Method: cryo-EM, resolution 3.9 angstrom. The entry became public in 2022. Solved structure of RNA with a sequence from La Crosse orthobunyavirus, 33 nucleotides shown. The work is reported in "Structural snapshots of La Crosse virus polymerase reveal the mechanisms underlying Peribunyaviridae replication and transcription" (Arragain et al., Nat Commun, 2022). Keywords: RNA-dependent RNA polymerase, VIRAL PROTEIN. The entry also contains La Crosse virus polymerase, not shown here.

Context: bound to proteins that are not shown
C1' cells in the first nucleotide's frame, strides 16, 4: 500500500 | 492546568 | 456491487 474479507460508529462549530 | 486517590 | 472513519483476521 495492495488485495480478500469481518464487526463497529455516524455532531454546526 | 491533572488521572488513580484503593478489601489492602 | 453506500459512503466516511475506526478496529481485527488473513496473504503478497
Nucleotide at each position: 500500500a495492495a488485495c480478500g474479507u469481518u464487526a463497529u460508529c455516524u455532531a454546526u462549530a | 492546568a491533572c488521572a488513580c486517590u484503593a478489601c489492602u | 456491487a453506500u459512503a466516511g472513519a475506526u478496529a481485527a483476521c488473513g496473504u503478497u
The PDB entry is titled "La Crosse virus polymerase at replication late-elongation stage".